[PDB]
Context: one part of a larger RNA, bound to proteins that are not shown
RNA sequence: CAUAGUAGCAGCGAUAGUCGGGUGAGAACCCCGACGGCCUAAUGGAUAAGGGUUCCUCAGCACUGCUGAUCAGCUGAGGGUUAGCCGGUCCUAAGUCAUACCGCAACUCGACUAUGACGAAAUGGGAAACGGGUUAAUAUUCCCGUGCCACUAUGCAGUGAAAGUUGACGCCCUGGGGUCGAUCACGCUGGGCAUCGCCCAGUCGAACCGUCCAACUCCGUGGAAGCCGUAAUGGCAGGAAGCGGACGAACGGCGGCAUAGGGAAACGUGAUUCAACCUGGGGCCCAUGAAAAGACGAGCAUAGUGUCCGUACCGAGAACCGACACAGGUGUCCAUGGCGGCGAAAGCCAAGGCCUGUCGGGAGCAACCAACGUUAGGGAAUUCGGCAAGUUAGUCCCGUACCUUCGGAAGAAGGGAUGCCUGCUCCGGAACGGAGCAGGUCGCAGUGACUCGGAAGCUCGGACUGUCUAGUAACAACAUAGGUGACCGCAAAUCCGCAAGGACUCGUACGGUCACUGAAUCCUGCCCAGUGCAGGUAUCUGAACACCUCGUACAAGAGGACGAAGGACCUGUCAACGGCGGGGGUCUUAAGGUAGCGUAGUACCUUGCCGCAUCAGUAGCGGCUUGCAUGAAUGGAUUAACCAGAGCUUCACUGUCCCAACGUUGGGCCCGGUGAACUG
Numbered sequence: 001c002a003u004a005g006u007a008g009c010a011g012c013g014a015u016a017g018u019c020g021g022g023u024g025a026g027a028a029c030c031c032c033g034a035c036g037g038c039c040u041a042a043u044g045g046a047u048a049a050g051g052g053u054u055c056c057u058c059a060g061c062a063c064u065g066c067u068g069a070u071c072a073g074c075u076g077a078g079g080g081u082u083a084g085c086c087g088g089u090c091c092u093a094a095g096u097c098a099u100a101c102c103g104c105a106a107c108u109c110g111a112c113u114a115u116g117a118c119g120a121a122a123u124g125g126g127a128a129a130c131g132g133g134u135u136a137a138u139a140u141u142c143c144c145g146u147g148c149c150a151c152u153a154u155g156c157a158g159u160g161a162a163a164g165u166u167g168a169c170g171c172c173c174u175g176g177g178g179u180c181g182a183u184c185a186c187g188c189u190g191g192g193c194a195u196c197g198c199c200c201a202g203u204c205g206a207a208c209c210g211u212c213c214a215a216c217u218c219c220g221u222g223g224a225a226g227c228c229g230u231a232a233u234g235g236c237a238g239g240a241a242g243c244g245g246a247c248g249a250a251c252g253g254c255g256g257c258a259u260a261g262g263g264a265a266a267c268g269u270g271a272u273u274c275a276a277c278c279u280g281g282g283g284c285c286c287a288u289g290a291a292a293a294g295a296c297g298a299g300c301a302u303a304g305u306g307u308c309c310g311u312a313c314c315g316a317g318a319a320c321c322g323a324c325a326c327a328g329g330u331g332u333c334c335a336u337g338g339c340g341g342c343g344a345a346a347g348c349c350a351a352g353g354c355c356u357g358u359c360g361g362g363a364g365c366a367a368c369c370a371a372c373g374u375u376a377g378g379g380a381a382u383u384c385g386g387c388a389a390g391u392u393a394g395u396c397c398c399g400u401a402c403c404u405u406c407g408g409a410a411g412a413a414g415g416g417a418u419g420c421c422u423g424c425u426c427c428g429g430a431a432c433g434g435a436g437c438a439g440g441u442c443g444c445a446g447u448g449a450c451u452c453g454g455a456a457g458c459u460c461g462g463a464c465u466g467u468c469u470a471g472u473a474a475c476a477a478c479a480u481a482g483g484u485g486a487c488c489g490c491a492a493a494u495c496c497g498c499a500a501g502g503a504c505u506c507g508u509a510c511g512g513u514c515a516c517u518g519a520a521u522c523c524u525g526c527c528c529a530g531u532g533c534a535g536g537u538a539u540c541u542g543a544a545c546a547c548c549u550c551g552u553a554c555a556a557g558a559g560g561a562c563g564a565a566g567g568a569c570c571u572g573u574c575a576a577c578g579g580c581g582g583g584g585g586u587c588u589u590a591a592g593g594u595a596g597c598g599u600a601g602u603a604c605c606u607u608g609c610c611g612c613a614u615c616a617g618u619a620g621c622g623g624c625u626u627g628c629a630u631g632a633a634u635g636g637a638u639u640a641a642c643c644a645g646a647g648c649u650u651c652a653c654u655g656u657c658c659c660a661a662c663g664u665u666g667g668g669c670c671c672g673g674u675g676a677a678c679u680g
Stems, first nucleotide, its partner, number of pairs: 001680002008674002017035006036355004044334004050314002054312001055079006064072002084148002086310003090125002095118006102110002129146005149306008164296003170284008181273006187203006204261001208256005217246005226236003262267001285289001320329002337349003359672004368667008377658002381656001386653001394418005403408001405519001419441009442446001454651007461643002466478002482517007494503003521637003525580003530577002532573005539568003547560004581587002596630001597627001608624005
Other pairs, nucleotide, nucleotide, family: 003678tHS004677tHH005006cHS005675tWS006676tWH007675tHS010666cSS011370tSS012317tWW012357tHS016036tSS016037tHS023027tWH024026tHS024070cWS027070tWS028359tWS029067tWW039043cSS040350tWH041335tWS042044tHS042351tWW049315tHS049316tWW053080tWS053081tWW056136cSS061063cHS061072tWH063074cWS065325cWS067359tWS072073tSS073318tWS079137tWS083311tWH084128tSS085128cSS087121cSS089126tHS091292cSS092120tWH092291cSS094119tHS101112cWW103499cSS104106tHS104107tHS110500tSS111501tSS120124tHS122331tSS124290cWS125292tWS125293tWS127149cSS129140tSS130206cSS134139tWH146207tWS162163cHS162298tHH163297tHS167293tHS168292tHH169291tWH177250tSS178276tHS179275tWH180336cWW189265cSS193197cWS202266tSS205260tWS206258tHH207257tHS213214cHS213248tWS213252cWW215248tHS215279tSS216247cWW222239tWS222241tHS223239tWS223240tHS224236tWS224239tHS230232tHS232281tWS249278cSS263265tHS263266tHS285287cHS287289cSS313319tWS314319cHS316330tWH317357cSS318356cWH322326tWS340346tHS341343tHS341345tHS346450cSS367668tHS375655tWH376659cWW379654tHS379656tHS380386tHS380387cWH380388cWW380654tWH382656cWS383385tHS390653cSS392453tHS393452cWS399413tHS400412tHS401410tHH402409tHS404407tWS405407cHS405639cHS408640tSS428430tHS428431tHS443445tHS461476cSS463640tWS463641tWS464480tHS468475tWH481518tHS483575tWS488492cSS489508tSS490507tWW490509tHH492505tHH493504tWW497499tHS497500tHS517633cSS519639tHS520638tWS523632tWS524633cWH527590cSS528576tWH537538cHS537568tHS542565tHS546561cWW551556tHS552555tHS574577cHS575633cSS579591tSS581592cHS588592cWW589591cHS593594cHS593631tWS594632tWH595631tHS595636tWS596636tSS599606cWW599608tHS600602cHS602630cWS603605tHS614616tHS617619cHS620647cSS632635cSS655659cWS
C1' cells in the first nucleotide's frame, strides 16, 4: 500500500423515548416542563478492601468518551476533609518476629527453651453524645441547646478493699416481656376526586436523669398421702398450692428533658400482630463450643486537663482486579413499604434512583440468520438415542400395587372438587386468622394471568449424604460407616532434621500407627512348591579388629585359627504376592475351582439356541450354558432405599418427522457519523 469506507458501534428479561422551550458559532443524545417508560436484596440507602483527588466552583474542547457535544470521571486553575464521648490507638487469638542459648565449615540458615515485643479499622474484647441548625464541598468533628466518661487538684464523706461477680461464649425446639414498623377504629390538620363518597399525606419530639418490674433464685407462713403446673418436659413430707417477703430486666413503660427542637397546619387516642432489645424451659455430643485488658465490687462537690493519626469522593453493566468507561469477578447491613400468597416466591405499585447495560436516520422492512408464537389430519414414522420442544402442575376430599432393611415404597397409581354474590355456623381473647353451611348467579375455561411433578415397568453399576480432572471426562472412579490383617508397654511402634532438635502427644492398647476390603443379608472352599515376611538352627558358609604361622633386621604380602547379622537348612503364614492345569481310569510346578454366578460392562466363535415382545427387534428381558479366557475381603452371590450414572418397554404429549406455512422482535439492505483485522 491492497484489504476497505469493509467487520464492529443490534442480540443480555434493563427494547425508551416524544412535543415544546432554554443556552450556544454550532444541539438526536447539555439543561427546564409535560407526556411515556425502566429498576424493588436492586439500577435504592449505608459501608469494608482496593483506588487516590477521581470530590466542589470557574474556564475550555488539541486529547479521552464505541456517533455528536455547549456535557464529562476529559484539559487548565483554584477550593474542600475541623472530634475527650466514630474509628485507630489498649487487650489478647491462630500464629509472627527480636535478643539469649545451642547447631552449622559458615550465614541473611536451623528446631527447642527462656524473655520481650508484634498479631483484630466492615466482623473478637472495649470508659463516655444526643437533637437541631449550617456550606458550592465537612460534620455525633463546626454552630445552638442539652447530656455523659476518665484522670488530676481541692474539699466534705471513707477507712473499708478483696474474696467474689463481670468481661465470657456450641448446635437444635420453644414460652414470656416488648419497641419500630405494618394494619384496624375514631377525631383533628392539608391535599385529591367529581354521578358516587370514597382516596392519599400529616397528626412529631432524643441522649440523658428518675422511677416501675416480669422470669430465675432464695426466706417465712402453710401442711397437700393426691394434688400443683406446662406449648412440652415436669414438681412435692428432703415440704406441694395458697398468702407474704428478699434479690432481681429491656435499646421497654411512665415523669422530667421540652413556653428545647421541628412543622404551613393539626401538633391524636385506643387496639392487634409484634424485627430490635430483655428474660426463661426443654433436647443433643465417640464433637464440649476462646483469651487477655478492662469493669463492678467501692460516695459526693467544685475545678482543671482530655494531646497524637484517620475523616474528601467512588464502592461498581464508567472511580476496585481483569491491558479497556470489559455482559466477568468482588465481603458486610437495610429480611418488616403496599396488594398478593405458604413465602425474603411470581406478577403489579410506592419511597428513592434512572432514561448512560449510551450512535443515529429510512424501506410492510425481500433472501438468509438469532431468539420466539401459532399451525389442519397423522402422532416418534424423526434419530445412535424423543436430542429439542412439549405434556403434567397450586390446594382440599377419596383412594393407593410389587417389593422391603418395616423406616419406606408414596404426591405410587387412579377419581372428584375449586369463581362470584347473599345470609350465616363452628374453633379461638382476637386478627384486616382458620374450618365449614345454605341460597342465588356468569364464562369455552374459576390454582382463569402468574406461580405450579408428566406417569408406570424390566435389567446393569455404586449401598446411601458426600469428593473430582479451576479451562472438552461428574461416572461405575475417590471418600464413607462397616469387615479384616499388621506393628508397638511409651526411653514403644511410625515419621521429619545435616545437627541442635521435632510431629504424633495436654495422647497410653476401649490407644494410634501402617495397609487391604468397602452399608445391610447369606457366605467366604483347596494350595506354603516359587516369591515375601517371620521364627529356629547340630552342621556348612560367613568381613574387619585383635591373635597365631611364613615372609621382611621393619613393611608390603601369603596362609591360619575364631565367627556376628546374613545365607544354606528346617518351620510358621494366603482377609501375603499369587495359583486352582494337561493327560488317564497320575505329570508339570504346591494344589487342581468348593457355595455361587455365567454368551456377563468378563464369551473369540456370535446376530450362540429356545421363549417373550414387534408387521419385522445384531437391541432389551427370561431359560439353557462345555466359562476362547467366571468365582469367593485380587472378595463371591445378592439387595430395600438413593441417583443430572449405562441399556430397554408402555400410557400420556407433541412441528422430531410426513411437509412445510404465516406471524412477532433484533440484525440483514439503503442513508449520516465512526472505523479495524485476517491475507498478499
Description: Keywords: large ribosomal subunit, 50S, negamycin, Haloarcula marismortui, RIBOSOME. Shown are 680 nucleotides from a PDB entry: RNA (23S ribosomal RNA, nucleotides 1366 to 2058) from Haloarcula marismortui. Released in 2008, the model rests on X-ray diffraction data to a resolution of 2.9 angstrom. An Rfam search finds the family "Archaeal large subunit ribosomal RNA" in it. On this family, see Yusupov et al., Science 2001: "Crystal structure of the ribosome at 5.5 A resolution". Its family is annotated with ribosome and structural constituent of ribosome in the Gene Ontology. Clan: LSU clan. The entry also models magnesium, potassium, sodium, chloride and cadmium ions. It comes from the structure "Negamycin Binds to the Wall of the Nascent Chain Exit Tunnel of the 50S Ribosomal Subunit". The work is reported in "Negamycin binds to the wall of the nascent chain exit tunnel of the 50S ribosomal subunit" (Schroeder et al., Antimicrob.Agents Chemother., 2007). Lineage of the source: Archaea > Methanobacteriati > Halobacteria > Haloarculaceae > Haloarcula.